[PDB]
Solved structure of RNA (28S rRNA, nucleotides 3889 to 5069) from Homo sapiens, 999 nucleotides shown. The entry also models magnesium and zinc ions. The PDB entry is titled "In situ human eEF1A-A/T-P-E state 80S ribosome". It holds a match to the Rfam family "Eukaryotic large subunit ribosomal RNA". The literature on the family includes a 2002 paper in BMC Bioinformatics by Cannone et al., "The comparative RNA web (CRW) site: an online database of comparative sequence and structure information for ribosomal, intron, and other RNAs". Method: electron microscopy, resolution 2.48 angstrom. The entry became public in 2025. The sample was in a buffer at pH 7.4. Zheng et al. published it in Nat Commun in 2025: "Visualizing the translation landscape in human cells at high resolution". Among the 79 different proteins in the entry, which are not shown, are Large ribosomal subunit protein eL29, 40S ribosomal protein S26 and 60S ribosomal protein L7a.
Context: one part of a larger RNA, bound to proteins that are not shown
RNA sequence: GAAUCAGCGGGGAAAGAAGACCCUGUUGAGCUUGACUCUAGUCUGGCACGGUGAAGAGACAUGAGAACUCUGAUCGUUUUUUCACUGACCCGGUGAGGCGGGGGGGCGAGCCCCGAGGGGCUCUCGCUUCUGGCGCCAAGCGCCCGGCCGCGCGCCGGCCGGGCGCGACCCGCUCCGGGGACAGUGCCAGGUGGGGAGUUUGACUGGGGCGGUACACCUGUCAAACGGUAACGCAGGUGUCCUAAGGCGAGCUCAGGGAGGACAGAAACCUCCCGUGGAGCAGAAGGGCAAAAGCUCGCUUGAUCUUGAUUUUCAGUACGAAUACAGACCGUGAAAGCGGGGCCUCACGAUCCUUCUGACCUUUUGGGUUUUAAGCAGGAGGUGUCAGAAAAGUUACCACAGGGAUAACUGGCUUGUGGCGGCCAAGCGUUCAUAGCGACGUCGCUUUUUGAUCCUUCGAUGUCGGCUCUUCCUAUCAUUGUGAAGCAGAAUUCACCAAGCGUUGGAUUGUUCACCCACUAAUAGGGAACGUGAGCUGGGUUUAGACCGUCGUGAGACAGGUUAGUUUUACCCUACUGAUGAUGUGUUGUUGCCAUGGUAAUCCUGCUCAGUACGAGAGGAACCGCAGGUUCAGACAUUUGGUGUAUGUGCUUGGCUGAGGAGCCAAUGGGGCGAAGCUACCAUCUGUGGGAUUAUGACUGAACGCCUCUAAGUCAGAAUCCCGCCCAGGCGGAACGAUACGGCAGCGCCGCGGAGCCUCGGUUGGCCUCGGAUAGCCGGUCCCCCGCCGGGGUCCGGUGCGGAGUGCCCUUCGUCCUGGGAAACGGGGCGCGGCCGGAGAGGCGGCCGCCCCCUCGCCCGUCACGCACCGCACGUUCGUGGGGAACCUGGCGCUAAACCAUUCGUAGACGACCUGCUUCUGGGUCGGGGUUUCGUACGUAGCAGAGCAGCUCCCUCGCUGCGAUCUAUUGAAAGUCAGCCCUCGACACAAGGGUUUGU
Repeated sequence: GAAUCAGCGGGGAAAGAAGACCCUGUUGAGCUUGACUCUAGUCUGGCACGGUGAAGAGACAUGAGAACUCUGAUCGUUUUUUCACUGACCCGGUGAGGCGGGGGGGCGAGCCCCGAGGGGCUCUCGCUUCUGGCGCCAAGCGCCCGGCCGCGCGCCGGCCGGGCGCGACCCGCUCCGGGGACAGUGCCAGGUGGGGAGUUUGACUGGGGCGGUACACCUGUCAAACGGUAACGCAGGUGUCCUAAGGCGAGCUCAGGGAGGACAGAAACCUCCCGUGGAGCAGAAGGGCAAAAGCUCGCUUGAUCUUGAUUUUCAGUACGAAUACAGACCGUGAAAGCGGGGCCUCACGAUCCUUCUGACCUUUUGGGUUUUAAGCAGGAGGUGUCAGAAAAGUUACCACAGGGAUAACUGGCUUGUGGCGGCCAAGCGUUCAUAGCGACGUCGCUUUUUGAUCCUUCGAUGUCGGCUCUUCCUAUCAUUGUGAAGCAGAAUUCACCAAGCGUUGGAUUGUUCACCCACUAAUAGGGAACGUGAGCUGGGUUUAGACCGUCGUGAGACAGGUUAGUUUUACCCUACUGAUGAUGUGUUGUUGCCAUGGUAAUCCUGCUCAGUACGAGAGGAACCGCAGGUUCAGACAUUUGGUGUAUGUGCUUGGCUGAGGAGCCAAUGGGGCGAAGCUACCAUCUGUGGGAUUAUGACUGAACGCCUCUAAGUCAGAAUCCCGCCCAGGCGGAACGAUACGGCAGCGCCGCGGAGCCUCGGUUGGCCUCGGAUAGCCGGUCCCCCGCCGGGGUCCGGUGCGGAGUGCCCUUCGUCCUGGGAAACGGGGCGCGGCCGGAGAGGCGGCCGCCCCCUCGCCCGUCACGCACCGCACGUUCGUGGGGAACCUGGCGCUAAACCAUUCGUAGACGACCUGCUUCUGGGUCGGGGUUUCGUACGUAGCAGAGCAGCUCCCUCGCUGCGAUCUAUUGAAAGUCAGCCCUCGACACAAGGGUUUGU
C1' cells in the first nucleotide's frame, strides 16, 4: 500500500467580488447652509428712444434786505412737482360696418321770442320689449339711352330692354375704444439672489472622531559629568511690559531677627546691634550680582546715523536674537571709562501689494517745462498651520485609488481588572489562631471577564444568540473508594484518589447573562477560530423604506426606542461514513487463529434489616438479600399501536361506456376495514468477568538501645487504569480439501539426469543449546530418597572464570617411492531398507540391519614429480545459490475449479452477499388445498316492502306492472406471494452457453 463507487459537509484560514465597515488621498459625486467666490431672475436709480401745452416750487443771475449776518422783486437760465394733450409706444374688439362735427327732420316738454309765426337756447339731433314666427340679393319716385311697330304736326300713340340718382343727408386727418411720454425696450450702476455654478472644508494623533497642541518659541529635568538626543515624558512659562524698569555718575544696603522709646497694641514711626545676601533685580525657571546688576538722587536720550565680520538654529540657507569691532554724532563722570536698549537665557514674520521717510537722485519712450507715475535705500501694515494657500457642513443613496503603514471579530505577547489558589496568624468560632474561617500584609496560577497593544488578515478568514452533534479539561454538583469535624443518629461541611457516568422539563426575554416554577442523585464550571451559517434559523446588531424623542438653521445624526427588510455553489482533494477491490501464500475453496484498533453500561426507588443501632426526646440509619424502575446500548415484530396504492375488499359523489351486469376517469376522487413488510420505551427481549493497583487504612521493622504503614520487606484496597465479554480483522499466519485429456494435453513427484539460455546478486570455515547467581559461583566424588539415572548432606578441587567465547573444533598444495608412530573393535557411500527423538515457527537430528569400497587418508620422515606461465588486481567459498521460459531424456501418478450468464431475496444505490440448476430426478408455471382480508356476489325466487299506476265475464278479495330497501340461495363473492404454508394434479423445460486459472 494500486484503481475506485455511493454519501458527507470537519478542513483546504474552499469558490464567488482589486472589502461596501474603518483610515489615508492635498481623488470625487448627491444634498444642505450667512462657508468662500460668483450667477439667471427680480427690486431700484441714471442715460436714450421720448414729444406738445400750461400752472407752480426750489437750485436759477442781475440782486436785495441787516465787515456788521437775511428779504420782496426784474427779464433770461436751471431742474423739479402737478394737470392737460397725442403723435411715438402699448393693450382690447372687429369679417377694422355707421366715428367726430354740422345740416335736416320732427313726434315730441315745447325749451325761449311768441305776432301764437318761430330762430339762438336743452333729452330727441332715436322708428325694434306681452308671444321659442318672418326678415338679404329694393319697392317707389325722378332723370336719361336703345329697338319695335307708329300719332306719322314732337316730348310725340303704346310695346320689349338698358343705365344713373334719391331712396340710404353733408363734410372730415388718424378703424373703433382704452392707456400714453409713463409703461416697455437697449446700456450701465446699487441691492437681493443655495433657484443655480465652481470650489474648499489644516496637521499631529498608541485607529479616526471628541479632547489637547506636544504646530513658532523660553527655563529646569529627562540626558547616561563635552556637545547632541525621543514620546499626547514631567514641572512651568510666552504673543507682553518699561521715558524709565534705557544710559552714565554719586551715595547707601537688603530679607529677617534681638533690644529699647508717649499715646502705639502682633503689625504706624524713631534708635542701636547682628545680619553672605536667607531681599531685590517687570514676568516662568535657571544662572549672575553687595561701597553690585539692588535702593535713592542728579544729568540725560547709545532705544540715534552707518558698512562689513562673527555666534546661535543650521543645509553651516533665511528670519529672529546675540557677540566683538570700525566710522560719525552724542550722553554721563573729575577721570579712567561706560553706553549704540532692558544683567543673561524668550518676547516674533518672506515674495507680491500698500503706506511713509531720504537723495536741489535716476526714468517717464522725438525734444523741453510742469503735474503724475515708476525706481533706488530704510521703517511700518502679516501671514500664531508662526520658511508665510484665500476656505462651512452632510451622506445609511454614496463612489474611486489604495492601506493590514490603521480600528471593528479570531489568534499571539501581557494579566492591570476578573476568576481561582498559597504563606504569616491579629482575630471569629459559648472556651480554642489554624473543625470551619482569615484582618493587616505578602507570593502565585489561569486565559471561561474586561482591558492594554496592533504582529497576521482590508485583490474579504461570513460578524450575536439559539438549534444540532462530537470530543476534550478539572478548579468534582452527583455517583464509587476514603480521610476530618464544633461527625451521637439524620443532615451538613472541609479535604484526597478521581472526569467512568450523568448534570433535566418549562414561563419571560433576540439574548449570552438573569430570574422564577417543577422534578431530580445532581440540576458543577469551562475549551475546541468567544467549536459549529457551501449545517440550519435570522429573533438581535449592521444598508437602502418609515414613525417617535433628543440634537442640528439645514442636509442630516443618535452603543435611544420601533416596524418591514434576497442567507448563493461541492461534481474537486483530504477527513469521515459505508462499498468493491489490491499485494503475497502456484490456482481455488472450506474451517479457523489473533497483531492491532474500538469498546459500555448507569443511576434511583420500594420491601426486609428496622421504629433497630444511636439519641433525654424529637427523630433516625447501614451491610447482606429481594422486587422493580431512570438514562443509555444492542436487537426484534408473538402481541398492541402506526403506515398502507397487496390500488385487497366493501361503501359512496360527479361523469362516461344505450341499460343491467361489469367497469373506468377525477394527477392516490373520497372514505371504512385491511394481509405482508417496515416500524414505536407507543409493544416485546437482552446488557457480563478478572488483574495490577490510587487515595486510604494497616503488618513486621530499622533509621533514632523507644517509637514509627517505609527506609529494605509485606497486607487489604476502588464508578479510575489494563485485559476479558463484545465489534472489526494486517502488504499477518495455520490446518485441510480438490487440483484441469478421451485425446496428444496439460500438470505433479522422483534423477542434481543431460545440454544450455535469461535475470538477481550477496558471501569468502564452524560452535549442535544448562539453569542462573552476582554480599558469590563452577567441577568432581561417598551416604539418604525416587526411578540403573536424577535431587539432597558430606568430602575434595578451581575461582581475576583455563571443564576459560581473551575460548573451542576443523584446517585445502596434490600425488609417487618410502620407513616409524595413531589406529586397525577404522572411515567412505547424493547406496538401500528399518527405527527413534523433535510441535513454540517441529522443515531438523540421531540410531540400527544389508550391500559395495579401500587399508589410503592423522603425526613425524624417505623420495621426486606437477605449466616453474618468467614481480602484479576481481584469486580463494557458500555453490550442484535464488528466480523465469524452453529442448531432450526415463520412471511413477492426476483428470479440477473459479468467474460471467441464469436463478434466489435471509441481501442490495451499483458492486458485493445468501441461495438453486437430470439422483432414490430437480426447479419452475398453472391448478388445488390451507391460512388470511373484506363482509354476504351476479342471477333467480318471495302473499317481504313506504306506496303508486292499470284490469274486473275474470276476481268475491283478486291479478299485472313500477318501486329504494329486505329475505333465501350465501360466513357468500372476490383477492391471497409477487419475499405466506403444503402439494405430487397438469404442462413444458432442464448434463446447456461463454471467459479464465499450474507448484